[PDB]
RNA sequence: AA
RNA sequence: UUGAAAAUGCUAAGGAUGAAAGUCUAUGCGUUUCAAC
Repeated sequence: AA
Repeated sequence: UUGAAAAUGCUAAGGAUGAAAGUCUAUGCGUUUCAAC
C1' cells in the first nucleotide's frame, strides 16, 4: 500500500 | 424507484382579495432535463  | 433540484405547462379544494364575477397562491399535478441509490 488492494 | 425517489427528490421542496431546473425549465415549462395544467388545476385553485384550502387560503388571500372582492359585493359578486373574477384574479392570485401548490403544500396537488403533467412533460423534458438534472441528481442519487
Overview
This is an experimental structure of RNA with a sequence from Saccharomyces cerevisiae S288C, with 39 nucleotides shown. Method: X-ray diffraction, resolution 3.02 angstroms. The entry became public in 2020. Entry title: Crystal structure of Nop9 in complex with ITS1 RNA. Primary citation: Zhang et al., Rna (2020), "Nop9 recognizes structured and single-stranded RNA elements of preribosomal RNA".